This is an experimental structure of RNA with a sequence from Human immunodeficiency virus 2, together with DNA, with 94 nucleotides shown. Primary citation: Rengachari et al., Nat.Struct.Mol.Biol. (2025), "Mechanism of polyadenylation-independent RNA polymerase II termination". The PDB entry is titled "Structure of Sen1 bound RNA Polymerase II pre-termination complex". The structure was determined by electron microscopy at 2.8 angstrom resolution and released in 2024. The entry also models zinc and magnesium ions.

Context: bound to proteins that are not shown
RNA sequence: AGUCGUGCGUCUA
RNA sequence: GGAGAGGGAACCCACU
DNA sequence: GCTTTATTGAGGCTTAAGCAGTGGGTTCCAGGTACTAG
DNA sequence: CTAGTACCT
DNA sequence: CTTAAGCCTCAATAAAGC
Numbered sequence: 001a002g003u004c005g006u007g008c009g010u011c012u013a
Numbered sequence: 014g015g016a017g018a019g020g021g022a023a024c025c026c027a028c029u
Numbered sequence: 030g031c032t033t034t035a036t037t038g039a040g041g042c043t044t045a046a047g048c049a050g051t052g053g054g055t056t057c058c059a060g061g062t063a064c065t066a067g
Numbered sequence: 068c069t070a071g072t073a074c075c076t
Numbered sequence: 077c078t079t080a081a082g083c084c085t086c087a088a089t090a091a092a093g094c
Stems, first nucleotide, its partner, number of pairs: 021057006028050002031093017059076009
Other pairs, nucleotide, nucleotide, family: 001002cHS002003cHS004005cHS018019cWS020021cHS027051cWW030094cWS
C1' cells in the first nucleotide's frame, strides 16, 4: 500500500 | 620423392 | 817546422720488437663522374 | 630520355 | 711507451809527407 510503464530478434545448414 | 656443405678484413665489448 | 793523413770514438736517426686462448656484436660492399647501350 | 659500365680516388 | 742493433754523421789524435 496493492498497481505500472519500459525492451529483444527475425535463413542456416 | 628423394638428397645436401660453407666469407675476408677492420672496429668494439667481454671472459680465464 | 808546417800539412795532410789513417785511426779513434760518440750521438742522431732509424728500424724494429712487443702473454695465451676463447665468446660475441657491427659494418664494407666504397664517393661522384663521363661515356655509352636500349 | 633513361639507365648500365668502368674509372680515379 | 721502453730498449737493442745498423748506419751515417760528427770532433780529437799520433805518424808520415814533405